[PDB]
Context: one part of a larger RNA
RNA sequence: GGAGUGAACCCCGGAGGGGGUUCGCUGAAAGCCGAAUCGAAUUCGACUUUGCGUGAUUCACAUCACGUCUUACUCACGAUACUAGUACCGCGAGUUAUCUUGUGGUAAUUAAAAACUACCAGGAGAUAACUUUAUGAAGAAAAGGACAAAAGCCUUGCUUCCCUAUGCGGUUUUCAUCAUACUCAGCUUUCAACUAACAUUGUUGACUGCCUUGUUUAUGUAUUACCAUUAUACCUUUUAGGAGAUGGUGUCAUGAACAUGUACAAAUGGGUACCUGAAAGUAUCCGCGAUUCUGGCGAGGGGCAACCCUCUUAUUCAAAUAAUGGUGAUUAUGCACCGAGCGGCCCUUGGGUUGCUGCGGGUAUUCAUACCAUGCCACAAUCGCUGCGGGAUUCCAUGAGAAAUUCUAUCAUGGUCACCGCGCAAGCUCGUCGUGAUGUCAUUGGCCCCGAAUGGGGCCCUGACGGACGCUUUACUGGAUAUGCUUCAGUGAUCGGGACACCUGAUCCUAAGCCUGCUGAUAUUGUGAACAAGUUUACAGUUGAACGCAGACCGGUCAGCAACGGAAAUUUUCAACAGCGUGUGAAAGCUGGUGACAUUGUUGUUGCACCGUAUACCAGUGAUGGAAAGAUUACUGUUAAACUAGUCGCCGGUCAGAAGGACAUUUCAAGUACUCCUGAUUACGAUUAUCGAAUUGACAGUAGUUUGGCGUCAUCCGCCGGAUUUGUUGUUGCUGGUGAACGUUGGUAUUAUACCAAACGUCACUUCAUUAUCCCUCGUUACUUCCAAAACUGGCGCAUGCGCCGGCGUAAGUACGUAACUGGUUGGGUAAUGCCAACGUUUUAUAGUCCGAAAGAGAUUUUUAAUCGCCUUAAGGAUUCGUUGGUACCAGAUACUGGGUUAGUCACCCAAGUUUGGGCAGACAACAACACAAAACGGAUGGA
Numbered sequence: 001g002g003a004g005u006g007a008a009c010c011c012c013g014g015a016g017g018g019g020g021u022u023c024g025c026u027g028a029a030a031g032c033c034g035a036a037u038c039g040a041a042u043u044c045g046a047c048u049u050u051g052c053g054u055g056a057u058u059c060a061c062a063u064c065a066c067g068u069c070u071u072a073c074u075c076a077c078g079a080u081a082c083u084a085g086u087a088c089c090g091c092g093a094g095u096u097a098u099c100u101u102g103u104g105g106u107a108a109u110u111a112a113a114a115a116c117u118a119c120c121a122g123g124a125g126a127u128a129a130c131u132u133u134a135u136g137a138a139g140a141a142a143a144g145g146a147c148a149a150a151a152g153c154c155u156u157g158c159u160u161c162c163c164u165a166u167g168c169g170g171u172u173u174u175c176a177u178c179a180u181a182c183u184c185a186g187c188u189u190u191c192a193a194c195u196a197a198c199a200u201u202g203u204u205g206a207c208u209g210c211c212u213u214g215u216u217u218a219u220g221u222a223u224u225a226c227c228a229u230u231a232u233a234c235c236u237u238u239u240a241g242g243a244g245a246u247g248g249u250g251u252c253a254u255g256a257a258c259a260u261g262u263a264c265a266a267a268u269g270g271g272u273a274c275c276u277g278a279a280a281g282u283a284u285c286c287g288c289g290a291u292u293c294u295g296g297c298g299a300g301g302g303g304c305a306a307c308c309c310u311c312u313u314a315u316u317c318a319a320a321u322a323a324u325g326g327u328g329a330u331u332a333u334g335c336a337c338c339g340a341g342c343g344g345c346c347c348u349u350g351g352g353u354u355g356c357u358g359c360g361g362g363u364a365u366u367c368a369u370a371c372c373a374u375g376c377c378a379c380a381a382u383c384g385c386u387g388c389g390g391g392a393u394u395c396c397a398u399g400a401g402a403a404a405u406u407c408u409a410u411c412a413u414g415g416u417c418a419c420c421g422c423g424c425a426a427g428c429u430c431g432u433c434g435u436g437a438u439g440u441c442a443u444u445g446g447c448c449c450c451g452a453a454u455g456g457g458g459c460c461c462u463g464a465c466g467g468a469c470g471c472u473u474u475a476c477u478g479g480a481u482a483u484g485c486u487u488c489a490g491u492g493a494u495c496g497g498g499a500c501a502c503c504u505g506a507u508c509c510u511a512a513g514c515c516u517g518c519u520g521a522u523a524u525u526g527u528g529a530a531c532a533a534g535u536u537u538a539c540a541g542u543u544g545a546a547c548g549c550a551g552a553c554c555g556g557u558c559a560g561c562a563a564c565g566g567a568a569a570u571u572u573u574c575a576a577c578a579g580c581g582u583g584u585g586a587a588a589g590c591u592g593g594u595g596a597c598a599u600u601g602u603u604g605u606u607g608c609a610c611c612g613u614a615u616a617c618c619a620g621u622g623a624u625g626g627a628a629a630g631a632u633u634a635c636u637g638u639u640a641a642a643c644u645a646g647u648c649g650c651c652g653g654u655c656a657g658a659a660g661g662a663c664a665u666u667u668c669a670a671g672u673a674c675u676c677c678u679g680a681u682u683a684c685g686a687u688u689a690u691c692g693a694a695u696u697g698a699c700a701g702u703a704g705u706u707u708g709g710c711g712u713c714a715u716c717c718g719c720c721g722g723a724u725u726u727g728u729u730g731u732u733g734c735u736g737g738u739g740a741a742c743g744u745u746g747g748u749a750u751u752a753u754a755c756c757a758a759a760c761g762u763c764a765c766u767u768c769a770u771u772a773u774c775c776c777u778c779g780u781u782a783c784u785u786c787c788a789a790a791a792c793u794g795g796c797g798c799a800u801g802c803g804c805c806g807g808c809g810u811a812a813g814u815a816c817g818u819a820a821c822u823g824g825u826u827g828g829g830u831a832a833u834g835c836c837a838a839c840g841u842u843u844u845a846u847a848g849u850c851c852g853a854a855a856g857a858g859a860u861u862u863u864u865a866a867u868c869g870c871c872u873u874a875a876g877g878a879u880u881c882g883u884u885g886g887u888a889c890c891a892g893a894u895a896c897u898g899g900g901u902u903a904g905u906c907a908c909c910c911a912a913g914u915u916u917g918g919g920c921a922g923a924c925a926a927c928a929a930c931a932c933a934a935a936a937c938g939g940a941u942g943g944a
Stems, first nucleotide, its partner, number of pairs: 003026010014075003028050004033045004051068007078285006087171005093131009103121005109115001136161004142156004173279004180273005186210002190206005213259008225249006234242003287385006294378004298311005313322003323374006332365004337361003340357007387422004395415006401408001438466005445460003450455001467713006473623001475621005481616003484514004489510002492508007515551004522544002525540006554612003558607009573596003577592004630706012644689006652682006659675002662672002665670001715944004719939003724935001726931008734922003737765003742761004746756004768834008776824002779821005792807006835886006847880005854873003858868004889918006897911005
C1' cells in the first nucleotide's frame, strides 16, 4: 500500500445521501529476492507499485504520452392579494312593419355566389303594432257555472299602455365542542286533586331520570396515563447502561348517601356572531408550453450566435460561404442535332399546305426571371396552467307525480366521483410467390369450408356417363361355315329350382348340322384272334330314312289337328238404279228376269326330308353413294276441349238447429237405418274470360335420328414422400461421493512377538447380513368370474403364406381369488448401514500392550502459541478387541483340472476361470432407435 471496514473532523444537497483529510483493522493483484519435502509445480516470508479512457514503444505481467485524477442519481418542489358581508354584474321574450348598417344565397357583365346590381333569408342599432315577459292592471254588457232560462259570487266576448322593468334579479366559500362570547327552550313515568280554573285542556303535590347533573364515600384501576425513588435484587463482561420493582399523582368503571320547574350545566342540546385554525376557489405576476407576425439564417448539436464538429449542388477539403423544393413568362435551338401533337384547306390506300403548342436528351442558352411553402434564430400580440364528452353510481339543487290537502309512497333532469372514450401514449399495411377447381353415379373408405348441428347436398383415385365420332366405300344375285335354332356337352359365367357351389335349359362363342337326338342293319374305327380272295367276324357312332318317341328351324314346311286375317257372319245378308212417251221448257205417268266372295295365307304339334342362307365371309353384277323432305321427339305460334271465376235457374247429398220413432252377433271394445221445416256447404245446365299455374287434341315451320356392332375422350409448366451431420435415451470401460492395510518392499524394540497410513501397487460399491413396517407370503392339488392370456363367427382387401373391425363363450395351463398341506412375521418389497469371510473373548496376570499405583505420557484450543489445571480413573491401575486372505460386495449360468471323501450297478465337497445383474451422475470412448437446424430413389399432386 490499489480496495473494503470503523472512528474523528470538515464541506455540499431540501432530503435520501454525496465528497474530502487523518487515524485504526482486515485483505488483494503484479513484480523481485530467499526458503522449504515434493516438484519444474505449491506454500511461506522480505521488499517495490497499484485510477480512469485514448493512442503509441520494447515486443507478456511491461513501458511511454495525452486530459482527468471531489461534490453524482433519485422524490416532489411557484408567489402575492382577496373570498358570509363589503362589494360586483345584468336589465331583457317572441312575431310583424318602418329606417340605417350590412353576413349569405338566388342570376347577370366576369372563367366567377370574386365586385357593382333586383329579391329573400339574416347579424347588428332606432322606432311602431300584438300575445305575453318583467309584473302585468283595469274597464261588465251578453253567456254558462249553484239556481227560477239569469243578474248579484267566478270566468269568457271586446278594448286600453302593453316593441319594456317599478326597481328587481343574479354573483360575492365550507367546517370548529379546531376560539370564545351571546341567545333559545324544559321535558319525562304513575297516583290524587283542581278538573264545569283554564282549555292549546292546562296547573298543582308526590313518584325518576335527562343533555362531563353536582358532591361525599369505599372498591378494581397505579406496572390504563404522568411523576418520583430504587437495588446496579435481575440482565448486559466491566466502567456504565437497561429491563424491572415500589410508591405517589391522574383517568375510567362499580357500590352507597345527599341535593333540583336539574334553563343550560359545570357552557353548549340548538342557532348566531368579530377574530383565530384547516381546506377550497378567485384576480394578478413569474415561469412553463402553444399560436400568429416580421427580417435573417445550408441543417443539426454544444449554442443567442458566422467559436467548434459532419457532408453534397457548388466555391474548398469543408475554416467558412451561396438555403431546398414547387409554381408562372418565351419555350426550343446550337454542336452531329434528334425525337411530337392540334387547328383551317384539297383529298385520302398512301399525302400536300398555314398557324399554334409541350419539352427532353452530353454540353449551354430555356433560366430564379418573379411568387409560394419548408425548419431555426430574434421582436411584438394572444392562449391554458382544475382539458372535453358519455353513463344516476352517491352527494347538492330543480321539476314532475297516483301531486297536494298546511308536502312524500316516488320518478326524471343538471356536474365530479363508480368507469370508459376523445387529442396527447395507445401506428399500420397485409400486395405478391406458392396455393385455390373437367362436373356427375358408385362402393372397397374417410370427410365439413356454416354450428345451437360430429349434421344436409355432396366430395375424392378409378371406370364410364356428356355427346358425337373412328372403322364397315353404299346395294343385289349365286354358296360352306358361325350368328337364329339344334346336338346342352359348357357353373368358360350366371339365373328359375333342387340347394348352395353340383346339375336342369338358355345366352357370346367352343365342335357340328339346317332339322336334331334317343334305338338302330348298311360305311367309318376300336375292342379279340386267325390269316387264304381283295381279308374275316359279335358290339358300339351320325348321316342318306323311317318307324317308337322326344325336342325343332329364318321361311317356304309335305298331310292332318287347333287358332288367326282377307265379305271361312250371311242369300236368313249386303248393295243397287235404268228405260219409254207427250208435255213450248219442267212436273205430273208406266215398265224393269237386279247382282255378289268358300277360297287363300299364317303360327304350334304329329313322321321326317329339301333349299335359300337375313347377316359375317367367296364370285359376279350396280354408285349420279342408297332404303328415308314420309315418320319419331322437342321447340316455336295458334285453336279447341277440360278446370275455375262472373251472370242466370233447379235439384241431389252431408252437417247443425226444434219435435215424434229402431234393429242383430258379443262380457267391453267393434254398425246401419225415418218423418213435417230452416241455415250452411257441396253439386248440375248455358254463355264469356285462354290475361293460360296445371291437363288434353290438332294444325304449319325448324332442329337430333331413321347409320347395325366394338372402342374412344387431358396438353404445357410447377412440386412431394424416404437417405441423418448431431443430440437424447439406456448399457459397457473409467471417474466424481463411499468403505479396506489386500500384495510387495523397510525401520524400531529383538522376541515366533508388538509398533511405525514407513513407500509403492488397488478394488468395488452394498439383501451376504441388520434395523422398521405392510401384505400374509414360497411351492402343490381342482375350479370360476371383468381384466392378464388364448380361441370362434361374419364382412373387406389379395402371386402362396396374410392383415383389420362389430360381436360372444364350450374346453386345460398362464394374472387374481377360494379350500387344504409345507417353511417363515427376509416369505417378498421398500429405505438406510456394515466391503466380505474365518479364529480366540477372566483387572496386568489367567486375551494382548504398558505401568507392574500409576495410566491418558495432564487436558483443551490455535500446536507447542495460548488457556485451564493436578484435568479423568485408581479394593492393583491405564489401554485395546486382535489377526489372516480376497488388486477386494452379493447373486445367477457354465467348462476343465487337482485333492479328499463314498460305494459289491458310483457320487459329493473344496480350490482354481469367464460373463451378466443389484447405486446418483458424468469429462471422455463404444454400442441400437428416432427426430430436428435436411433429401439418394420413387414419383403423389398442383397452376394454367